Method: X-ray diffraction, resolution 2.55 A. The entry became public in 2025.
An RNA structure with a sequence from Homo sapiens, in which 30 nucleotides are resolved.
Crystals were grown from: 0.08 M Potassium chloride, 0.02 M Magnesium chloride hexahydrate, 0.04 M Sodium cacodylate trihydrate pH 6.0, 45% v/v (+/-)-2-Methyl-2,4-pentanediol, 0.012 M Spermine tetrahydrochloride.
The work is reported in "Naphthyridine carbamate dimer ligand induces formation of Z-RNA-like fold of disease-related RNA and exhibits a molecular glue characteristics in crystal lattice formation" (Mateja-Pluta et al., Nucleic Acids Res., 2025).

RNA sequence: GGCACUGGAAGUGCC
RNA sequence: GGCACUGGAAGUGCC
Ligand code: B2R
Repeated sequence: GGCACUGGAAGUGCC
Repeated sequence: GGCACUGGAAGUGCC
RNA backbone atom coordinates (compact mmCIF):
# COMPACT_ATOMS: atom_id res chain seq x y z
O5' G A 1 -0.54 2.79 2.34
C5' G A 1 -0.69 3.35 1.02
C4' G A 1 -0.68 2.25 0.00
C3' G A 1 -1.91 1.37 0.00
O3' G A 1 -2.91 2.09 -0.71
C1' G A 1 0.00 0.00 0.00
P G A 2 -4.46 1.74 -0.57
O5' G A 2 -4.60 0.28 -1.22
C5' G A 2 -4.09 0.03 -2.53
C4' G A 2 -4.39 -1.38 -2.93
C3' G A 2 -5.73 -1.93 -2.48
O3' G A 2 -6.80 -1.57 -3.36
C1' G A 2 -4.05 -3.44 -1.87
P C A 3 -8.35 -1.84 -2.93
O5' C A 3 -8.42 -3.40 -2.67
C5' C A 3 -8.65 -4.24 -3.77
C4' C A 3 -8.69 -5.61 -3.23
C3' C A 3 -9.90 -5.84 -2.35
O3' C A 3 -11.04 -6.02 -3.17
C1' C A 3 -8.01 -6.65 -1.26
P A A 4 -12.47 -5.75 -2.58
O5' A A 4 -12.61 -6.90 -1.49
C5' A A 4 -12.88 -8.19 -2.00
C4' A A 4 -13.06 -9.13 -0.88
C3' A A 4 -14.17 -8.75 0.09
O3' A A 4 -15.40 -9.16 -0.48
C1' A A 4 -12.22 -9.25 1.28
P C A 5 -16.74 -8.63 0.16
O5' C A 5 -16.55 -9.02 1.69
C5' C A 5 -16.92 -10.32 2.17
C4' C A 5 -16.82 -10.38 3.68
C3' C A 5 -17.75 -9.48 4.47
O3' C A 5 -19.05 -10.05 4.53
C1' C A 5 -15.59 -9.37 5.40
P U A 6 -20.32 -9.15 4.87
O5' U A 6 -19.98 -8.56 6.31
C5' U A 6 -20.04 -9.32 7.53
C4' U A 6 -19.87 -8.38 8.70
C3' U A 6 -20.74 -7.11 8.73
O3' U A 6 -22.03 -7.21 9.35
C1' U A 6 -18.49 -6.55 9.26
P G A 7 -23.35 -6.56 8.70
O5' G A 7 -23.22 -5.00 9.00
C5' G A 7 -24.25 -4.09 8.58
C4' G A 7 -25.16 -3.77 9.75
C3' G A 7 -26.03 -2.52 9.62
O3' G A 7 -27.36 -2.70 9.11
C1' G A 7 -24.91 -2.59 11.74
P G A 8 -27.66 -2.32 7.55
O5' G A 8 -27.86 -0.75 7.56
C5' G A 8 -29.10 -0.11 7.85
C4' G A 8 -29.62 -0.40 9.25
C3' G A 8 -31.02 0.15 9.43
O3' G A 8 -31.82 -0.59 10.31
C1' G A 8 -29.59 1.22 10.95
P A A 9 -32.83 -1.63 9.70
O5' A A 9 -34.22 -1.16 10.33
C5' A A 9 -34.94 -0.04 9.75
C4' A A 9 -35.70 0.65 10.83
C3' A A 9 -34.81 1.43 11.81
O3' A A 9 -35.41 2.61 12.33
C1' A A 9 -36.02 -0.16 12.98
P A A 10 -35.31 3.95 11.52
O5' A A 10 -33.86 4.49 11.83
C5' A A 10 -33.21 4.26 13.10
C4' A A 10 -32.10 5.28 13.31
C3' A A 10 -32.52 6.70 12.96
O3' A A 10 -33.18 7.35 14.04
C1' A A 10 -30.49 6.20 11.87
P G A 11 -34.08 8.64 13.73
O5' G A 11 -32.99 9.74 13.39
C5' G A 11 -32.30 10.49 14.39
C4' G A 11 -31.55 11.63 13.76
C3' G A 11 -32.36 12.68 13.01
O3' G A 11 -32.88 13.78 13.74
C1' G A 11 -30.64 11.94 11.63
P U A 12 -34.39 14.24 13.53
O5' U A 12 -34.26 15.32 12.38
C5' U A 12 -33.03 16.04 12.23
C4' U A 12 -32.90 16.57 10.83
C3' U A 12 -34.21 16.84 10.10
O3' U A 12 -34.86 18.03 10.54
C1' U A 12 -32.73 15.73 8.64
P G A 13 -36.43 18.25 10.27
O5' G A 13 -36.49 18.50 8.70
C5' G A 13 -35.82 19.62 8.09
C4' G A 13 -35.96 19.51 6.60
C3' G A 13 -37.39 19.26 6.11
O3' G A 13 -38.20 20.43 6.03
C1' G A 13 -35.91 17.74 5.06
P C A 14 -39.80 20.30 5.74
O5' C A 14 -39.80 19.92 4.19
C5' C A 14 -40.84 19.16 3.54
C4' C A 14 -40.34 18.71 2.18
C3' C A 14 -41.37 17.98 1.33
O3' C A 14 -41.90 18.86 0.36
C1' C A 14 -39.52 16.57 1.74
P C A 15 -43.87 19.07 1.29
O5' C A 15 -44.51 17.97 0.32
C5' C A 15 -43.97 17.68 -0.99
C4' C A 15 -44.23 16.24 -1.39
C3' C A 15 -45.62 15.70 -1.11
O3' C A 15 -46.54 16.01 -2.15
C1' C A 15 -43.95 14.06 -0.59
O5' G B 1 -43.19 2.23 5.27
C5' G B 1 -44.36 1.51 4.80
C4' G B 1 -44.66 1.91 3.38
C3' G B 1 -43.55 2.69 2.66
O3' G B 1 -42.56 1.86 2.01
C1' G B 1 -45.55 3.93 2.59
P G B 2 -41.02 2.32 2.02
O5' G B 2 -40.94 3.46 0.91
C5' G B 2 -41.40 3.27 -0.44
C4' G B 2 -41.55 4.61 -1.13
C3' G B 2 -40.26 5.41 -1.23
O3' G B 2 -39.40 5.03 -2.28
C1' G B 2 -41.98 6.82 -0.47
P C B 3 -37.83 4.80 -2.00
O5' C B 3 -37.14 6.02 -2.77
C5' C B 3 -37.88 6.81 -3.73
C4' C B 3 -37.62 8.31 -3.65
C3' C B 3 -36.25 8.81 -3.22
O3' C B 3 -35.23 8.87 -4.22
C1' C B 3 -37.92 10.07 -2.12
P A B 4 -33.69 9.02 -3.77
O5' A B 4 -33.57 10.51 -3.22
C5' A B 4 -33.68 11.59 -4.13
C4' A B 4 -33.34 12.85 -3.40
C3' A B 4 -32.04 12.78 -2.61
O3' A B 4 -31.07 12.87 -3.63
C1' A B 4 -33.73 13.66 -1.23
P C B 5 -29.52 12.53 -3.38
O5' C B 5 -29.24 13.25 -2.00
C5' C B 5 -28.82 14.62 -2.06
C4' C B 5 -28.54 15.14 -0.68
C3' C B 5 -27.50 14.37 0.13
O3' C B 5 -26.17 14.71 -0.23
C1' C B 5 -29.38 14.74 1.47
P U B 6 -24.94 13.87 0.38
O5' U B 6 -24.86 14.42 1.87
C5' U B 6 -23.92 13.87 2.77
C4' U B 6 -24.30 14.15 4.19
C3' U B 6 -23.74 13.14 5.16
O3' U B 6 -22.40 13.56 5.32
C1' U B 6 -26.04 13.32 5.50
P G B 7 -21.22 12.70 4.62
O5' G B 7 -21.26 11.35 5.47
C5' G B 7 -20.20 10.39 5.33
C4' G B 7 -19.12 10.70 6.33
C3' G B 7 -18.19 9.55 6.62
O3' G B 7 -17.11 9.54 5.70
C1' G B 7 -18.94 10.56 8.64
P G B 8 -17.11 8.40 4.58
O5' G B 8 -16.66 7.11 5.39
C5' G B 8 -15.30 6.64 5.42
C4' G B 8 -14.50 7.28 6.54
C3' G B 8 -13.09 6.69 6.62
O3' G B 8 -12.16 7.59 7.20
C1' G B 8 -14.21 6.18 8.60
P A B 9 -11.50 8.72 6.33
O5' A B 9 -9.95 8.48 6.53
C5' A B 9 -9.42 7.14 6.47
C4' A B 9 -8.54 6.83 7.66
C3' A B 9 -9.22 6.40 8.96
O3' A B 9 -8.31 5.54 9.66
C1' A B 9 -8.04 8.40 9.34
P A B 10 -8.60 3.99 9.75
O5' A B 10 -10.05 3.95 10.42
C5' A B 10 -10.22 4.43 11.75
C4' A B 10 -11.17 3.55 12.50
C3' A B 10 -10.80 2.07 12.55
O3' A B 10 -9.96 1.76 13.63
C1' A B 10 -13.03 2.28 11.84
P G B 11 -9.01 0.48 13.57
O5' G B 11 -10.01 -0.69 13.89
C5' G B 11 -10.65 -0.77 15.17
C4' G B 11 -11.54 -1.98 15.16
C3' G B 11 -10.87 -3.28 14.71
O3' G B 11 -10.18 -3.98 15.72
C1' G B 11 -12.81 -2.97 13.48
P U B 12 -8.88 -4.80 15.30
O5' U B 12 -9.52 -5.96 14.42
C5' U B 12 -10.11 -7.08 15.08
C4' U B 12 -10.63 -8.03 14.07
C3' U B 12 -9.56 -8.68 13.23
O3' U B 12 -8.88 -9.65 13.99
C1' U B 12 -11.30 -7.96 11.83
P G B 13 -7.32 -9.88 13.73
O5' G B 13 -7.33 -10.37 12.22
C5' G B 13 -7.61 -11.74 11.94
C4' G B 13 -8.02 -11.94 10.51
C3' G B 13 -6.92 -11.97 9.46
O3' G B 13 -6.15 -13.17 9.50
C1' G B 13 -8.73 -10.71 8.66
P C B 14 -4.54 -13.13 9.31
O5' C B 14 -4.37 -13.42 7.74
C5' C B 14 -5.28 -14.26 7.01
C4' C B 14 -5.22 -14.00 5.52
C3' C B 14 -3.89 -13.57 4.94
O3' C B 14 -2.94 -14.62 4.77
C1' C B 14 -5.55 -12.13 4.13
P C B 15 -1.33 -14.30 4.69
O5' C B 15 -1.20 -13.35 3.41
C5' C B 15 -1.01 -13.90 2.08
C4' C B 15 -1.02 -12.85 1.00
C3' C B 15 0.27 -12.09 0.73
O3' C B 15 1.18 -12.66 -0.21
C1' C B 15 -1.56 -10.59 0.79
C1 B2R C 1 -25.11 2.49 5.70
N1 B2R C 1 -23.89 4.04 9.30
C2 B2R C 1 -24.25 3.46 10.44
C3 B2R C 1 -25.60 1.91 6.83
C4 B2R C 1 -25.53 1.79 9.34
C5 B2R C 1 -25.04 2.30 10.51
C6 B2R C 1 -25.20 2.39 8.10
C7 B2R C 1 -24.25 3.60 5.81
C8 B2R C 1 -23.72 4.29 4.58
N2 B2R C 1 -23.88 4.10 6.99
C9 B2R C 1 -24.34 3.50 8.13
N3 B2R C 1 -23.89 4.28 11.52
C10 B2R C 1 -23.90 3.96 12.85
O1 B2R C 1 -23.64 4.70 13.77
O2 B2R C 1 -24.26 2.69 13.00
C11 B2R C 1 -24.57 2.35 14.38
C12 B2R C 1 -23.39 2.59 15.34
C13 B2R C 1 -21.98 2.54 14.71
N4 B2R C 1 -21.22 1.31 14.97
C14 B2R C 1 -19.78 1.52 14.73
C15 B2R C 1 -18.90 0.26 14.87
C16 B2R C 1 -19.30 -0.86 13.97
O3 B2R C 1 -18.89 -0.50 12.64
C17 B2R C 1 -19.44 -1.22 11.68
O4 B2R C 1 -20.18 -2.16 11.86
N5 B2R C 1 -19.05 -0.75 10.48
C18 B2R C 1 -19.24 -1.36 9.24
C19 B2R C 1 -20.04 -2.49 9.12
C20 B2R C 1 -20.31 -2.96 7.88
C21 B2R C 1 -19.79 -2.31 6.75
C22 B2R C 1 -20.06 -2.67 5.41
C23 B2R C 1 -19.51 -1.97 4.39
C24 B2R C 1 -18.64 -0.88 4.68
C25 B2R C 1 -17.99 -0.10 3.57
N6 B2R C 1 -18.37 -0.50 5.94
C26 B2R C 1 -18.95 -1.19 6.97
N7 B2R C 1 -18.69 -0.72 8.21